[PDB]
Context: bound to proteins that are not shown
RNA sequence: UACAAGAGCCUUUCUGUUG
RNA sequence: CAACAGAAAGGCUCUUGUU
Repeated sequence: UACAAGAGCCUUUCUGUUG
Repeated sequence: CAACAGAAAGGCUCUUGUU
C1' cells in the first nucleotide's frame, strides 16, 4: 500500500477456571 | 507441566464499491 471494516491460519504475550 | 478459554501484537490470503 485511496480509505474502510470483515473473514481464514500461525505465533508468542497478558488475565481467568482447572491443574 | 498439561487442558477449556478471553484479549493484545506481528506475518500472511480473499471479498466488497464506497461516485
Description:
The RNA from Homo sapiens has 38 modelled nucleotides. Method: cryo-EM, resolution 2.8 A. The entry became public in 2025. The reconstruction used 51,296 particles. The entry also contains Protein argonaute-2, not shown here.